[PDB]
RNA sequence: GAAGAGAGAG
DNA sequence: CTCCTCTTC
Numbered sequence: 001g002a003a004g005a006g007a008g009a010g
Numbered sequence: 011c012t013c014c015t016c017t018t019c
Stems, first nucleotide, its partner, number of pairs: 001019006008013003
C1' cells in the first nucleotide's frame, strides 16, 4: 500500500 | 464521512 471479515464504533 | 479490531498479500 492492496485485500478478506466484524450481530465493530460515531 | 471518519474510526477501531482480526487476518493475508
An RNA structure, together with DNA, in which 19 nucleotides are resolved. It was solved by X-ray diffraction to 2.3 angstroms. The entry is indexed under A-FORM CONFORMATION, HYBRID, ADENINE BULGE, LOOPED OUT, DNA-RNA COMPLEX, DNA-RNA HYBRID.